[PDB]
Context: bound to proteins that are not shown
Molecule: crRNA (43-MER)
Organism: Neisseria lactamica
RNA sequence: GUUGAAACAGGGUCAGCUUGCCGUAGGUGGCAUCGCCCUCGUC
DNA sequence: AGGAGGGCGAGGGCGATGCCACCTACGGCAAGCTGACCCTGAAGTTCATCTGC
DNA sequence: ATGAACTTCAAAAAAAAAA
Numbered sequence: 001g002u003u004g005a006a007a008c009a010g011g012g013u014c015a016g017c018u019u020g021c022c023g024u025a026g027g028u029g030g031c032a033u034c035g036c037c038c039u040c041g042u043c
Numbered sequence: 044a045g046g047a048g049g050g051c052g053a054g055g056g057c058g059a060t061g062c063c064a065c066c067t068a069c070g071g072c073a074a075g076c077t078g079a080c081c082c083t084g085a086a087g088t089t090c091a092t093c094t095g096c
Numbered sequence: 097a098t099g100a101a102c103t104t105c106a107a108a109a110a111a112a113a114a115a
Base pairs, nucleotide, nucleotide: 010082011081013079016076017075018074019073021071022070023069024068025067027065028064030062031061033059034058035057036056037055039053040052041051042050043049085104086103087102088101089100090099
């Protein structure tokens, strides 16, 4: 105190109105717990 | 009555407890629309209001 | 005398697919 000052992203908008994961399919062929062992020595 | 009730040490020693092959096969996985509504610009003119005459 | 409204100016842009 005579020299850039002031400045909107807004007032505001249903992203849904909807759509069967299913139609559907044998853990199976089947495989000896076994080949074996004095309860004893005997008081 | 006085008794002594087992001393003893062995109780699993052997090996396998999965061999196969699958575990997905199909096809869809968007269809329909929006994605902007208005303004406010450069530049000259034009009207009713600010002021002096 | 001078600030918001009005009236005129031109009639947009496009490839953004590729080795």